[PDB]
RNA backbone atom coordinates (compact mmCIF):
# COMPACT_ATOMS: atom_id res chain seq x y z
O5' N A 1 -1.30 2.81 2.30
C5' N A 1 -0.76 3.33 1.08
C4' N A 1 -0.69 2.25 0.00
C3' N A 1 -1.94 1.37 0.00
O3' N A 1 -2.88 1.91 -0.94
C1' N A 1 0.00 0.00 0.00
P N A 2 -4.46 1.84 -0.65
O5' N A 2 -4.86 0.39 -1.22
C5' N A 2 -4.84 0.14 -2.63
C4' N A 2 -4.91 -1.36 -2.93
C3' N A 2 -6.28 -1.94 -2.57
O3' N A 2 -7.11 -1.89 -3.73
C1' N A 2 -4.56 -3.31 -1.65
P N A 3 -8.66 -1.47 -3.61
O5' N A 3 -9.37 -2.85 -3.18
C5' N A 3 -9.59 -3.88 -4.16
C4' N A 3 -9.88 -5.22 -3.50
C3' N A 3 -11.19 -5.21 -2.73
O3' N A 3 -12.24 -5.62 -3.61
C1' N A 3 -9.48 -6.23 -1.41
P N A 4 -13.77 -5.29 -3.26
O5' N A 4 -14.15 -6.44 -2.19
C5' N A 4 -14.15 -7.82 -2.58
C4' N A 4 -14.70 -8.71 -1.47
C3' N A 4 -15.89 -8.07 -0.76
O3' N A 4 -17.09 -8.49 -1.41
C1' N A 4 -14.34 -8.83 0.84
P N A 5 -18.32 -7.46 -1.60
O5' N A 5 -18.92 -7.35 -0.11
C5' N A 5 -19.78 -8.37 0.40
C4' N A 5 -19.84 -8.36 1.93
C3' N A 5 -20.70 -7.22 2.46
O3' N A 5 -22.05 -7.68 2.54
C1' N A 5 -18.72 -7.52 3.79
P N A 6 -23.24 -6.83 1.88
O5' N A 6 -24.45 -7.89 1.84
C5' N A 6 -25.73 -7.57 2.41
C4' N A 6 -26.38 -8.81 3.04
C3' N A 6 -25.59 -9.33 4.26
O3' N A 6 -26.43 -9.21 5.41
C1' N A 6 -25.59 -10.94 2.48
P N A 7 -26.29 -7.95 6.40
O5' N A 7 -25.28 -6.98 5.59
C5' N A 7 -25.08 -5.63 6.02
C4' N A 7 -24.05 -5.56 7.16
C3' N A 7 -24.13 -4.23 7.90
O3' N A 7 -25.05 -4.37 8.99
C1' N A 7 -21.86 -4.78 7.43
P N A 8 -26.31 -3.38 9.13
O5' N A 8 -25.83 -2.36 10.28
C5' N A 8 -25.68 -2.82 11.63
C4' N A 8 -24.97 -1.78 12.49
C3' N A 8 -25.54 -0.38 12.28
O3' N A 8 -26.58 -0.16 13.24
C1' N A 8 -23.17 -0.31 12.18
P N A 9 -27.66 1.01 13.02
O5' N A 9 -26.77 2.34 13.18
C5' N A 9 -26.16 2.66 14.44
C4' N A 9 -25.58 4.08 14.44
C3' N A 9 -26.53 5.08 13.80
O3' N A 9 -27.36 5.63 14.83
C1' N A 9 -24.34 5.38 12.93
P N A 10 -28.78 6.29 14.46
O5' N A 10 -28.38 7.81 14.09
C5' N A 10 -27.66 8.61 15.03
C4' N A 10 -27.07 9.86 14.36
C3' N A 10 -28.13 10.65 13.61
O3' N A 10 -28.68 11.62 14.50
C1' N A 10 -26.17 10.41 12.27
P N A 11 -29.83 12.64 13.99
O5' N A 11 -29.01 14.01 13.80
C5' N A 11 -29.21 15.11 14.69
C4' N A 11 -28.25 16.26 14.38
C3' N A 11 -28.02 16.41 12.88
O3' N A 11 -27.64 17.77 12.62
C1' N A 11 -26.02 15.68 13.94
P N A 12 -28.33 18.59 11.43
O5' N A 12 -27.50 18.10 10.13
C5' N A 12 -26.08 18.19 10.11
C4' N A 12 -25.49 17.38 8.95
C3' N A 12 -26.19 17.68 7.63
O3' N A 12 -25.48 18.72 6.96
C1' N A 12 -26.04 15.33 7.95
P N A 13 -26.28 19.97 6.33
O5' N A 13 -26.26 19.64 4.76
C5' N A 13 -25.09 19.92 3.97
C4' N A 13 -25.19 19.29 2.58
C3' N A 13 -26.38 19.82 1.80
O3' N A 13 -25.95 20.94 1.02
C1' N A 13 -26.37 17.45 1.71
P N A 14 -26.98 22.13 0.68
O5' N A 14 -27.75 21.58 -0.62
C5' N A 14 -27.02 21.26 -1.81
C4' N A 14 -27.84 20.37 -2.75
C3' N A 14 -29.01 21.13 -3.35
O3' N A 14 -28.58 21.76 -4.56
C1' N A 14 -29.71 18.96 -2.64
P N A 15 -29.03 23.26 -4.91
O5' N A 15 -30.54 23.07 -5.42
C5' N A 15 -30.83 22.14 -6.47
C4' N A 15 -32.34 21.91 -6.62
C3' N A 15 -33.11 23.22 -6.57
O3' N A 15 -33.24 23.72 -7.91
C1' N A 15 -34.19 21.57 -5.22
P N A 16 -33.75 25.23 -8.17
O5' N A 16 -35.35 25.05 -8.18
C5' N A 16 -35.99 24.33 -9.24
C4' N A 16 -37.48 24.12 -8.97
C3' N A 16 -38.25 25.43 -9.04
O3' N A 16 -38.68 25.63 -10.39
C1' N A 16 -38.95 24.15 -7.15
P N A 17 -38.49 27.06 -11.11
O5' N A 17 -39.84 27.84 -10.71
C5' N A 17 -40.99 27.78 -11.55
C4' N A 17 -42.24 28.30 -10.84
C3' N A 17 -42.14 29.79 -10.54
O3' N A 17 -42.69 30.52 -11.64
C1' N A 17 -42.90 28.62 -8.61
P N A 18 -42.21 32.02 -11.95
O5' N A 18 -43.23 32.90 -11.07
C5' N A 18 -44.61 32.54 -10.96
C4' N A 18 -45.18 32.89 -9.59
C3' N A 18 -45.30 34.40 -9.37
O3' N A 18 -46.47 34.66 -8.59
C1' N A 18 -43.95 33.47 -7.68
P N A 19 -46.89 36.16 -8.20
O5' N A 19 -46.58 36.22 -6.62
C5' N A 19 -45.80 37.28 -6.07
C4' N A 19 -44.97 36.80 -4.87
C3' N A 19 -44.36 37.96 -4.08
O3' N A 19 -44.35 37.60 -2.69
C1' N A 19 -42.64 36.53 -4.84
P N A 20 -44.00 38.69 -1.56
O5' N A 20 -42.83 37.97 -0.73
C5' N A 20 -41.67 38.70 -0.31
C4' N A 20 -40.50 37.77 0.01
C3' N A 20 -39.35 38.50 0.69
O3' N A 20 -38.68 37.58 1.56
C1' N A 20 -38.61 37.63 -1.38
P N A 21 -38.51 37.91 3.13
O5' N A 21 -39.47 36.82 3.82
C5' N A 21 -40.74 37.19 4.36
C4' N A 21 -41.84 36.21 3.93
C3' N A 21 -41.67 34.83 4.58
O3' N A 21 -42.97 34.26 4.74
C1' N A 21 -41.47 34.63 2.23
P N A 22 -43.18 32.97 5.68
O5' N A 22 -44.08 32.00 4.76
C5' N A 22 -45.51 32.05 4.85
C4' N A 22 -46.17 31.51 3.58
C3' N A 22 -45.96 30.01 3.43
O3' N A 22 -47.05 29.33 4.07
C1' N A 22 -45.53 31.10 1.36
P N A 23 -46.85 27.86 4.69
O5' N A 23 -46.99 26.91 3.40
C5' N A 23 -48.28 26.58 2.89
C4' N A 23 -48.18 25.83 1.56
C3' N A 23 -47.46 24.49 1.72
O3' N A 23 -48.43 23.48 1.98
C1' N A 23 -46.56 25.68 -0.13
P N A 24 -48.06 22.20 2.89
O5' N A 24 -46.75 21.62 2.15
C5' N A 24 -46.85 21.02 0.85
C4' N A 24 -45.49 20.93 0.17
C3' N A 24 -44.58 19.92 0.85
O3' N A 24 -44.80 18.64 0.25
C1' N A 24 -43.37 21.91 0.31
P N A 25 -44.53 17.29 1.09
O5' N A 25 -44.02 16.26 -0.04
C5' N A 25 -44.82 15.99 -1.19
C4' N A 25 -43.97 15.52 -2.37
C3' N A 25 -42.85 14.59 -1.93
O3' N A 25 -43.31 13.24 -2.03
C1' N A 25 -41.96 16.29 -3.31
P N A 26 -42.80 12.12 -0.99
O5' N A 26 -41.39 11.67 -1.61
C5' N A 26 -41.28 11.34 -2.99
C4' N A 26 -39.82 11.31 -3.45
C3' N A 26 -38.93 10.60 -2.44
O3' N A 26 -38.88 9.21 -2.77
C1' N A 26 -37.90 12.63 -3.17
P N A 27 -38.41 8.13 -1.67
O5' N A 27 -36.82 8.36 -1.61
C5' N A 27 -36.01 8.20 -2.78
C4' N A 27 -34.53 8.38 -2.47
C3' N A 27 -34.15 7.77 -1.13
O3' N A 27 -33.77 6.41 -1.34
C1' N A 27 -33.12 9.92 -1.41
P N A 28 -34.00 5.31 -0.19
O5' N A 28 -32.67 5.45 0.70
C5' N A 28 -31.37 5.36 0.09
C4' N A 28 -30.26 5.43 1.14
C3' N A 28 -30.62 4.67 2.40
O3' N A 28 -30.16 3.32 2.26
C1' N A 28 -29.65 6.78 2.95
P N A 29 -30.48 2.23 3.40
O5' N A 29 -31.58 1.29 2.69
C5' N A 29 -32.98 1.49 2.93
C4' N A 29 -33.80 1.34 1.65
C3' N A 29 -33.82 -0.10 1.15
O3' N A 29 -35.00 -0.74 1.66
C1' N A 29 -33.19 1.34 -0.62
P N A 30 -34.94 -2.26 2.20
O5' N A 30 -35.28 -3.11 0.88
C5' N A 30 -36.64 -3.34 0.50
C4' N A 30 -36.74 -4.10 -0.83
C3' N A 30 -36.26 -5.54 -0.69
O3' N A 30 -37.38 -6.36 -0.36
C1' N A 30 -35.29 -4.54 -2.62
P N A 31 -37.20 -7.60 0.65
O5' N A 31 -36.68 -8.78 -0.32
C5' N A 31 -37.51 -9.26 -1.38
C4' N A 31 -36.71 -10.05 -2.41
C3' N A 31 -36.20 -11.36 -1.85
O3' N A 31 -37.18 -12.37 -2.10
C1' N A 31 -34.48 -10.26 -3.10
P N A 32 -37.70 -13.33 -0.91
O5' N A 32 -36.33 -13.81 -0.22
C5' N A 32 -36.29 -15.00 0.57
C4' N A 32 -35.27 -14.89 1.70
C3' N A 32 -35.15 -13.46 2.23
O3' N A 32 -34.80 -13.52 3.62
C1' N A 32 -33.07 -14.14 1.33
P N A 33 -35.55 -12.58 4.69
O5' N A 33 -35.49 -13.46 6.03
C5' N A 33 -34.92 -14.78 6.01
C4' N A 33 -33.42 -14.74 6.29
C3' N A 33 -32.83 -16.14 6.41
O3' N A 33 -32.33 -16.54 5.13
C1' N A 33 -32.14 -14.83 8.26
P N A 34 -31.51 -17.91 4.96
O5' N A 34 -31.24 -17.97 3.38
C5' N A 34 -32.33 -17.99 2.46
C4' N A 34 -31.84 -17.92 1.01
C3' N A 34 -30.71 -18.91 0.75
O3' N A 34 -31.28 -20.13 0.26
C1' N A 34 -30.11 -16.77 -0.08
P N A 35 -30.98 -21.53 1.00
O5' N A 35 -29.83 -22.18 0.09
C5' N A 35 -30.17 -22.94 -1.07
C4' N A 35 -28.97 -23.11 -2.01
C3' N A 35 -27.90 -24.01 -1.40
O3' N A 35 -28.15 -25.35 -1.82
C1' N A 35 -26.90 -22.03 -2.27
P N A 36 -27.57 -26.59 -0.96
O5' N A 36 -26.07 -26.73 -1.52
C5' N A 36 -25.82 -27.25 -2.83
C4' N A 36 -24.42 -26.91 -3.31
C3' N A 36 -23.35 -27.66 -2.53
O3' N A 36 -23.06 -28.89 -3.21
C1' N A 36 -22.78 -25.37 -2.61
P N A 37 -22.56 -30.18 -2.39
O5' N A 37 -21.05 -29.77 -1.98
C5' N A 37 -20.05 -29.59 -2.99
C4' N A 37 -18.84 -28.82 -2.46
C3' N A 37 -18.06 -29.64 -1.45
O3' N A 37 -17.09 -30.42 -2.16
C1' N A 37 -18.29 -27.38 -0.70
P N A 38 -16.63 -31.85 -1.58
O5' N A 38 -16.33 -31.53 -0.03
C5' N A 38 -15.11 -30.87 0.34
C4' N A 38 -15.00 -30.72 1.86
C3' N A 38 -15.23 -32.04 2.58
O3' N A 38 -13.97 -32.70 2.72
C1' N A 38 -16.27 -30.20 3.74
P N A 39 -13.85 -34.05 3.60
O5' N A 39 -12.93 -33.58 4.83
C5' N A 39 -12.34 -34.55 5.71
C4' N A 39 -11.07 -34.01 6.37
C3' N A 39 -11.25 -32.58 6.87
O3' N A 39 -10.34 -32.37 7.95
C1' N A 39 -9.70 -32.60 5.08
P N A 40 -10.77 -32.71 9.46
O5' N A 40 -11.97 -31.67 9.73
C5' N A 40 -12.99 -31.98 10.68
C4' N A 40 -13.96 -30.81 10.86
C3' N A 40 -15.01 -31.10 11.94
O3' N A 40 -15.46 -29.86 12.46
C1' N A 40 -16.06 -31.00 9.81
P N A 41 -14.81 -29.24 13.80
O5' N A 41 -15.11 -27.67 13.65
C5' N A 41 -14.73 -26.96 12.47
C4' N A 41 -13.20 -26.81 12.38
C3' N A 41 -12.79 -25.71 11.41
O3' N A 41 -12.61 -24.50 12.15
C1' N A 41 -11.58 -27.70 10.93
P N A 42 -13.88 -23.61 12.57
O5' N A 42 -13.47 -22.14 12.06
C5' N A 42 -13.92 -21.66 10.79
C4' N A 42 -13.18 -22.34 9.64
C3' N A 42 -13.66 -21.84 8.28
O3' N A 42 -12.81 -20.77 7.86
C1' N A 42 -13.67 -24.21 8.31
P N A 43 -13.43 -19.47 7.15
O5' N A 43 -13.50 -19.91 5.60
C5' N A 43 -12.29 -20.19 4.88
C4' N A 43 -12.58 -20.54 3.42
C3' N A 43 -13.52 -19.53 2.77
O3' N A 43 -12.73 -18.51 2.16
C1' N A 43 -14.27 -21.74 2.31
P N A 44 -13.26 -16.99 2.09
O5' N A 44 -14.16 -17.00 0.76
C5' N A 44 -13.59 -17.36 -0.50
C4' N A 44 -14.66 -17.70 -1.53
C3' N A 44 -15.66 -16.57 -1.70
O3' N A 44 -15.19 -15.69 -2.72
C1' N A 44 -16.79 -18.67 -1.56
P N A 45 -15.59 -14.13 -2.71
O5' N A 45 -17.01 -14.12 -3.48
C5' N A 45 -17.08 -14.47 -4.86
C4' N A 45 -18.51 -14.76 -5.29
C3' N A 45 -19.37 -13.50 -5.29
O3' N A 45 -19.28 -12.90 -6.59
C1' N A 45 -20.55 -15.30 -4.26
P N A 46 -19.67 -11.34 -6.79
O5' N A 46 -21.26 -11.41 -7.02
C5' N A 46 -21.81 -12.26 -8.03
C4' N A 46 -23.28 -11.93 -8.29
C3' N A 46 -23.54 -10.44 -8.27
O3' N A 46 -23.35 -9.92 -9.59
C1' N A 46 -25.26 -11.62 -7.10
P N A 47 -23.02 -8.36 -9.82
O5' N A 47 -24.45 -7.75 -10.23
C5' N A 47 -24.93 -7.87 -11.57
C4' N A 47 -26.40 -7.47 -11.68
C3' N A 47 -26.60 -5.98 -11.46
O3' N A 47 -26.56 -5.32 -12.73
C1' N A 47 -28.12 -7.19 -10.11
P N A 48 -25.80 -3.91 -12.89
O5' N A 48 -26.94 -2.85 -12.46
C5' N A 48 -28.11 -2.68 -13.26
C4' N A 48 -29.23 -1.98 -12.49
C3' N A 48 -28.90 -0.53 -12.20
O3' N A 48 -29.36 0.27 -13.29
C1' N A 48 -29.85 -1.58 -10.27
P N A 49 -28.77 1.75 -13.53
O5' N A 49 -28.99 2.45 -12.10
C5' N A 49 -30.28 2.93 -11.72
C4' N A 49 -30.22 3.75 -10.43
C3' N A 49 -29.16 4.87 -10.48
O3' N A 49 -29.76 6.07 -9.97
C1' N A 49 -28.91 3.60 -8.52
P N A 50 -30.94 6.81 -10.77
O5' N A 50 -31.59 7.75 -9.63
C5' N A 50 -32.78 7.35 -8.95
C4' N A 50 -32.86 7.96 -7.55
C3' N A 50 -32.10 9.28 -7.46
O3' N A 50 -32.99 10.34 -7.83
C1' N A 50 -31.57 7.92 -5.59
P N A 51 -32.72 11.20 -9.17
O5' N A 51 -31.21 11.71 -8.96
C5' N A 51 -30.40 12.07 -10.09
C4' N A 51 -29.16 12.85 -9.67
C3' N A 51 -28.26 12.03 -8.75
O3' N A 51 -27.28 11.37 -9.55
C1' N A 51 -28.63 14.18 -7.80
P N A 52 -26.32 10.24 -8.90
O5' N A 52 -25.23 11.12 -8.11
C5' N A 52 -24.43 10.53 -7.08
C4' N A 52 -23.83 11.59 -6.16
C3' N A 52 -23.04 10.96 -5.02
O3' N A 52 -21.67 10.87 -5.41
C1' N A 52 -24.55 12.57 -4.14
P N A 53 -20.59 10.11 -4.49
O5' N A 53 -20.46 11.08 -3.22
C5' N A 53 -20.26 10.55 -1.91
C4' N A 53 -20.15 11.66 -0.86
C3' N A 53 -19.60 11.13 0.46
O3' N A 53 -18.18 11.31 0.48
C1' N A 53 -21.58 12.37 0.86
P N A 54 -17.21 10.15 1.00
O5' N A 54 -17.20 10.39 2.60
C5' N A 54 -16.54 11.53 3.15
C4' N A 54 -17.01 11.81 4.58
C3' N A 54 -16.60 10.69 5.53
O3' N A 54 -15.33 11.01 6.09
C1' N A 54 -18.89 11.25 5.86
P N A 55 -14.20 9.87 6.25
O5' N A 55 -14.56 9.21 7.67
C5' N A 55 -14.10 9.82 8.89
C4' N A 55 -14.50 9.00 10.11
C3' N A 55 -13.89 7.61 10.09
O3' N A 55 -12.63 7.65 10.77
C1' N A 55 -16.20 7.44 10.57
P N A 56 -11.51 6.52 10.50
O5' N A 56 -12.29 5.17 10.88
C5' N A 56 -12.72 4.93 12.22
C4' N A 56 -13.86 3.91 12.28
C3' N A 56 -13.35 2.48 12.12
O3' N A 56 -13.12 1.94 13.43
C1' N A 56 -15.47 2.85 11.02
P N A 57 -11.97 0.84 13.67
O5' N A 57 -12.80 -0.54 13.68
C5' N A 57 -13.37 -1.03 14.90
C4' N A 57 -14.11 -2.35 14.67
C3' N A 57 -13.28 -3.34 13.86
O3' N A 57 -12.57 -4.18 14.77
C1' N A 57 -15.43 -3.14 12.90
P N A 58 -11.09 -4.70 14.40
O5' N A 58 -11.38 -6.10 13.66
C5' N A 58 -11.74 -7.26 14.42
C4' N A 58 -12.37 -8.34 13.54
C3' N A 58 -11.36 -8.96 12.58
O3' N A 58 -10.79 -10.11 13.20
C1' N A 58 -13.29 -8.32 11.37
P N A 59 -9.21 -10.40 13.09
O5' N A 59 -9.04 -10.84 11.55
C5' N A 59 -9.39 -12.16 11.14
C4' N A 59 -9.38 -12.29 9.61
C3' N A 59 -7.98 -12.20 9.04
O3' N A 59 -7.40 -13.51 9.02
C1' N A 59 -9.52 -10.94 7.71
P N A 60 -5.81 -13.70 8.89
O5' N A 60 -5.57 -13.52 7.30
C5' N A 60 -6.13 -14.44 6.37
C4' N A 60 -6.02 -13.94 4.94
C3' N A 60 -4.59 -13.57 4.58
O3' N A 60 -3.93 -14.73 4.05
C1' N A 60 -6.08 -11.87 3.82
P N A 61 -2.33 -14.82 4.04
O5' N A 61 -1.92 -13.74 2.91
C5' N A 61 -2.39 -13.89 1.57
C4' N A 61 -2.10 -12.64 0.73
C3' N A 61 -0.61 -12.47 0.47
O3' N A 61 -0.29 -13.16 -0.74
C1' N A 61 -1.68 -10.36 0.94
P N A 62 1.06 -14.05 -0.84
O5' N A 62 2.19 -12.93 -1.12
C5' N A 62 2.04 -12.00 -2.19
C4' N A 62 3.35 -11.26 -2.47
C3' N A 62 4.04 -10.83 -1.18
O3' N A 62 4.88 -11.88 -0.66
C1' N A 62 3.97 -9.01 -2.70
RNA sequence: GCAGCAGGGAACUCACGCUUGCGUAGAGGCUAAGUGCUUCGGCACAGCACAAGCCCGCUGCG